[PDB]
This record gives sequence, C1' cells and structure tokens, in this order.
RNA sequence: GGCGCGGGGUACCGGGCUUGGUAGCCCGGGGCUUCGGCCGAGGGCGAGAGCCCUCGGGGUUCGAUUCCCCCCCUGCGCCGC
Repeated sequence: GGCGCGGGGUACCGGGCUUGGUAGCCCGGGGCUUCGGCCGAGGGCGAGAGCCCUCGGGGUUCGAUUCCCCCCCUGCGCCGC
C1' cells in the first nucleotide's frame, strides 16, 4: 500500500460470549451506596424530586446490539518479491 476478515460504535472502564424484545451473561478492573443495590455523555423543561429527546448515517422492522449497505475506531489475514 491492495484486497479482506474479527471486535466496538448502549451507557463505569477492559476482554470474551449469547441474542430480532428496547438488550443479556461471563472474566478482569474502578465508583457510589445503609439495606437492596446502583452508574456514561449532549440537548430541552423543572427551585427540586423528577420528566422528554439523542447516542455515526442509511433500511429490512411494531421493535436492530443482533440481519443488510456506507462510515469511524480497534485488532488482525494473506499479499505487495
């Protein structure tokens, strides 16, 4: 550099696995929290408690984390003598 593949693009941070039911479980790490548990960001409204909207773009869909096409991040294959 070609042409490809895997993981991620959902939400405490890593890694892996499962899944058309708004996600879930496993391992490692961190945080709050009586107890039980719980958790990320931006925007809007609310004194507050809380409520709405979004999570890269697009489509199949009631419903997409999962299926499909772009794209971004990762990691890797072959080959480029």
Annotation
This is an experimental structure of RNA (ASL-truncated tRNA), with 81 nucleotides shown. Primary citation: Sherrer et al., Nucleic Acids Res. (2011), "C-terminal domain of archaeal O-phosphoseryl-tRNA kinase displays large-scale motion to bind the 7-bp D-stem of archaeal tRNA(Sec)". The structure was determined by X-ray crystallography at 2.4 angstroms resolution and released in 2010. Crystallisation conditions: 100mM phosphate buffer (pH 6.2), 0.2M NaCl, 41% PEG 200, vapor diffusion, sitting drop, temperature 293K, VAPOR DIFFUSION, SITTING DROP. Ions in the entry include magnesium. The PDB entry is titled "Crystal structure of O-Phosphoseryl-tRNA kinase complexed with anticodon-stem/loop truncated tRNA(Sec)".